[PDB]
Parts: sequence; C1' cells; structure tokens
RNA sequence: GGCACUAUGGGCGCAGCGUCAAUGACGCUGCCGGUACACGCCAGACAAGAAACACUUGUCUGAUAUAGUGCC
Repeated sequence: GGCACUAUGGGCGCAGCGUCAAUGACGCUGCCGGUACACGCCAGACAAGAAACACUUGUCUGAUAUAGUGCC
C1' cells in the first nucleotide's frame, strides 16, 4: 500500500483545576447533550512571502475524515 471488520457531543462537546513537560505527557472532576447545514473558530495539508522551522497571508481538508486489528 490494498482488503476487511472494529471505533469517532461540536473535525471545534461546554468548561474548570492540577498540570508536568521541554515538547514528551496529560489527567481527573464537574456540566449538559435536536439534526444537519451555514459560518466562525481551531487543527492538518499546500503554496507564497528575501521564508526548511516559527511567523504572515492565501487555498484546500477534517467524513468518506481520522483510529485500531487481522489478512495480504
């Protein structure tokens, strides 16, 4: 990689506190759960910016999206 099943309150539950960390971990506790959509908002990916990362801006994606196990 492909196939199969399995799991996912905003993709964004709403929050609080302790947070340690160094970026590797988060967790408990509370709170409430029309549905999509539209947005926002965040997070990815992409480009561009004197630009590997960060930053700024634009575009795209977060449902056919991420998350496992087996098969191959």
Rev Response Element SLII A31C/G39C with a sequence from Human immunodeficiency virus 1: 72 nucleotides with solved positions. The PDB entry is titled "Crystal structure of HIV-1 RRE SLII A31CG39C mutant in complex with Fab BL3-6". The 2025 paper behind the entry is "Mutation-driven RRE stem-loop II conformational change induces HIV-1 nuclear export dysfunction". It was solved by X-ray diffraction to 2.75 A.